Solved structure of RNA with a sequence from Mus musculus, 28 nucleotides shown.
The sample was in a buffer at pH 7.7.
The PDB entry is titled "Cryo-EM structure of the I923V MDA5-dsRNA filament with ADP-AlF4 bound and 81-degree helical twist".
It was solved together with Interferon-induced helicase C domain-containing protein 1.
The entry is indexed under PROTEIN-RNA COMPLEX, HELICAL FILAMENT, ATPASE, INNATE IMMUNE RECEPTOR, IMMUNE SYSTEM.
NCBI's taxonomy places the organism under Eukaryota, Teleostomi, Amniota, Glires, Mus.

[PDB]
Context: bound to proteins that are not shown
RNA sequence: CAAGCCGAGGAGAU
RNA sequence: AUCUCCUCGGCUUG
Repeated sequence: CAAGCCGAGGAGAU
Repeated sequence: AUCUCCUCGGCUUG
RNA backbone atom coordinates (compact mmCIF):
# COMPACT_ATOMS: atom_id res chain seq x y z
C1' C A 1 0.00 0.00 0.00
C1' A A 2 -3.92 -3.59 -1.61
C1' A A 3 -7.54 -7.29 -0.65
C1' G A 4 -10.60 -10.10 2.36
C1' C A 5 -13.29 -11.54 6.98
C1' C A 6 -16.30 -10.66 12.04
C1' G A 7 -19.03 -7.66 14.93
C1' A A 8 -21.11 -2.93 16.22
C1' G A 9 -23.40 2.07 15.84
C1' G A 10 -26.36 6.08 13.50
C1' A A 11 -29.97 8.17 9.82
C1' G A 12 -33.85 7.32 6.13
C1' A A 13 -37.94 4.56 4.02
C1' U A 14 -41.44 -0.03 4.03
C1' A B 1 -39.70 -6.52 12.44
C1' U B 2 -37.86 -5.61 7.32
C1' C B 3 -35.11 -2.96 3.24
C1' U B 4 -31.81 1.02 1.90
C1' C B 5 -27.86 4.38 2.93
C1' C B 6 -23.73 6.09 5.97
C1' U B 7 -19.81 5.47 10.31
C1' C B 8 -16.64 2.66 14.19
C1' G B 9 -13.77 -1.20 16.11
C1' G B 10 -11.34 -6.15 15.97
C1' C B 11 -9.10 -10.24 12.88
C1' U B 12 -6.68 -12.32 8.73
C1' U B 13 -4.05 -12.44 4.11
C1' G B 14 -0.63 -10.53 0.90